An RNA: 24 nucleotides with solved positions. NMR data were recorded at pH 5 and 302 K. It comes from the structure "Structure of the ribozyme substrate hairpin of Neurospora VS RNA. A close look at the cleavage site". The structure was determined by solution NMR and released in 2001.
């Protein structure tokens, strides 16, 4: 670097936005 997405950031909230590992 691929298919899924643990966790996290901006904020009252809202949504945005950043992205560990598993074959190789």
């Nucleotide at each position: 670097g691929u298919g899924c997405g643990a966790a996290g950031a901006c904020g009252a909230a809202a949504g945005u936005c950043c992205g560990a590992g598993c074959g190789c």